Molecule: Pistol ribozyme
Organism: Escherichia coli
RNA sequence: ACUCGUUUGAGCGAGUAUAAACAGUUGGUUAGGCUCAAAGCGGAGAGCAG
RNA sequence: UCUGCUCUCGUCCAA
Numbered sequence: 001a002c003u004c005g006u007u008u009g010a011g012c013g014a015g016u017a018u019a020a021a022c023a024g025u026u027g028g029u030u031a032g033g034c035u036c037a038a039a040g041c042g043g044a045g046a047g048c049a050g
Numbered sequence: 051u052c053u054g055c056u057c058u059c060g061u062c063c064a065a
Base pairs, nucleotide, nucleotide: 002015003014004013005012006039007038008037009036010035011034025065026064027063028062033041043059044058045057046056047055048054049053050052
Other pairs, nucleotide, nucleotide, family: 002017tWS003019cHS004020cHS004021cWS005024tSS013021cWS013023cSS014020tWS015019tWS021023cHS024034tSS029061cWW030032tHS031043cSS032042cWS033040tWS040041cHS040060tWS
């Protein structure tokens, strides 16, 4: 010391060359992606234009 | 429809 769950770091989890997801505690909830710090890709709201 | 630009929010509760 690989890739993935939006980015960076940390965690939780998965997989083996793919990037997916019956996983990521459970129940409810949300448009809101697993969690957290910050971001602000996505998404929501408000405004403007071709 | 679609495309781009500015501001703000940045799923929340409870076990």